[PDB]
RNA sequence: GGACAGAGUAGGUAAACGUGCGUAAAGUGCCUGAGGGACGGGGAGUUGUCCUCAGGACGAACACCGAAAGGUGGCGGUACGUUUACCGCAUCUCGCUGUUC
Numbered sequence: 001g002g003a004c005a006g007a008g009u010a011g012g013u014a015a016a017c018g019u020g021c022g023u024a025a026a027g028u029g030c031c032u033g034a035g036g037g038a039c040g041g042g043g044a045g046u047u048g049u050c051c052u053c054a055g056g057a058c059g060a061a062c063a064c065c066g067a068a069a070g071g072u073g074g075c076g077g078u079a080c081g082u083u084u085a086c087c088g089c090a091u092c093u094c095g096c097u098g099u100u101c
Base pairs, nucleotide, nucleotide: 011087012086013085014084015083016082017081018080019079020078021076022075023074030056031055032054033053034052035051036050037049038047041094042093043092044091062073063072064071065070
Other pairs, nucleotide, nucleotide, family: 010088cWW011037cSS022025cSS026060tWH026076tWS027059tWW027076tSS029057cWW029077tHS038088tSS039046cWW040089cWW061074tSS066068tHS066069tHS
């Protein structure tokens, strides 16, 4: 150099970007119960980590403009999407695929 082939990516942490929600307190965190995901295929063991659903205790920052709806900026261990980056997985056992010989 000409043909064939392959290419979908799970879990955690963080930031940036985007779009919301709440502040008329819901969401978050916490405890309890339940259901899953992750410890690179199946099974044991093992980690005690993340998500969801329910019940419970506890807590909250709003200022300015306006009659208020609302608006602008905050605040909230606030929801999701995209993008980056970082981090975890190794034993035993089972076969499957490939390469050793």